[PDB]
Context: bound to proteins that are not shown
RNA sequence: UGUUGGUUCUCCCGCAACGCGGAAGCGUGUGCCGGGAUGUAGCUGGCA
Numbered sequence: 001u002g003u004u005g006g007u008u009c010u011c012c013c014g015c016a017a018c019g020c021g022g023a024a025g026c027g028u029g030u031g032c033c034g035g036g037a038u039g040u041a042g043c044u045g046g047c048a
Base pairs, nucleotide, nucleotide: 001048002047003046004045005044006043007042008041009039010037011036012035013034014032015031016030017028018027019026020025
C1' cells in the first nucleotide's frame, strides 16, 4: 500500500453515572468501545 476496528480533534443528539450548585443549571481522565455528521485530517490495531 490494499481492507476493516478502534480513537482523537470539529459539528450534532440520546440514555445513564459522577462532581459542584437552594433549584433552574454548569461541567466531565465516567459508562452504554451509545448514536450520527465530517476531515483532503491525524494516531492506533488487525488481516492480504
An RNA structure (SRP RNA) from Escherichia coli, in which 48 nucleotides are resolved. Voigts-Hoffmann et al. published it in Mol.Cell in 2013: "The Structural Basis of Ftsy Recruitment and Gtpase Activation by Srp RNA". Crystals were grown from: pH 6.5.